[PDB]
C1' cells in the first nucleotide's frame, strides 16, 4: 500500500465532510 | 480543475485478517 470486517449498544477506539462517478 | 451524485454504520487514522 490493496481487499476485505465497522470493528462499535448503528455514528463510535480517534480526525469530523476528511468522499465517490464522470 | 472541472461536472454530476453523497451525512452515508461514506473518507483517513487506530484495530483486525489475507
Ligand atoms: C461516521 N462515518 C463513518 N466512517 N462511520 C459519520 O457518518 C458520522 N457522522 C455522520 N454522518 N453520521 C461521524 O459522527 C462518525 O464519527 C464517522 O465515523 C459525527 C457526529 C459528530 O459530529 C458528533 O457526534 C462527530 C464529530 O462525528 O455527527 C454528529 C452530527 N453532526 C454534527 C450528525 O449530524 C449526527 O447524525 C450525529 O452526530 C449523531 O447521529
Nucleotide at each position: 500500500g490493496g481487499a476485505u470486517c465497522g470493528c462499535a449498544u448503528u455514528u463510535g477506539g480517534a480526525c469530523u465532510u476528511c468522499u465517490g462517478c464522470c | 480543475c472541472g461536472g454530476c451524485a453523497c451525512c452515508a454504520c461514506g473518507g483517513u487514522c487506530g484495530g483486525a485478517u489475507c